The depositors describe the entry as "Crystal structure of Chili RNA aptamer in complex with DMHBO+ (Iridium hexammine co-crystallized form)". Chili RNA Aptamer: 51 nucleotides with solved positions. Crystallisation conditions: PEG400, MES, spermine tetrahydrochloride, iridium (III) hexamine. It is bound to DMHBO+ (V5Z) and GUANOSINE-5'-TRIPHOSPHATE (GTP). The entry is indexed under RNA aptamer, aptamer, Chili, fluorogenic RNA, RNA.
RNA sequence: GCUAGCUGGAGGGGCGCCAGUUCGCUGGUGGUUGGGUGCGGUCGGCUAGCC
Numbered sequence: 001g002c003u004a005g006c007u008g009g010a011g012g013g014g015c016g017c018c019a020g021u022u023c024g025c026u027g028g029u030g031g032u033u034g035g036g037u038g039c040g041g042u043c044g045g046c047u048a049g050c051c
Stems, first nucleotide, its partner, number of pairs: 001050007009043001014039002016029005
Other pairs, nucleotide, nucleotide, family: 008011cWH008035cWH009010cHS010043tWS011041cWH012031cWH012040cWH013030tSS015030tHH021024tWS031036cWH035041cWH036040cWH036041cSS
């Protein structure tokens, strides 16, 4: 650098998007691998195997 499993876990209860709203913000999207064909992204990290 690839292969496999484990783990919302660093960024992060991020932005975006959508529904409210007392415009401060709040819910949903939102952590159930073809993770992610919304962006950050070839996500991060652990374990083992191969080169």